Description:
Primary citation: Venditti et al., J.Mol.Biol. (2009), "Minimum-energy path for a u6 RNA conformational change involving protonation, base-pair rearrangement and base flipping". An RNA: 24 nucleotides with solved positions. The entry is an ensemble of 10 models.
[PDB]
RNA sequence: GGUUCCCCUGCAUAAGGAUGAACC
Numbered sequence: 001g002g003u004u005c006c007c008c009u010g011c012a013u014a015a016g017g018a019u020g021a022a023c024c
Stems, first nucleotide, its partner, number of pairs: 001024005007017003
C1' cells in the first nucleotide's frame, strides 16, 4: 500500500474530514 471497526457534520441512498485499535 490494502482490509475491518469507531468518531464529527448530514437531510438520505450519501458526501467531506479525521483519530485510535487490530489484521495482511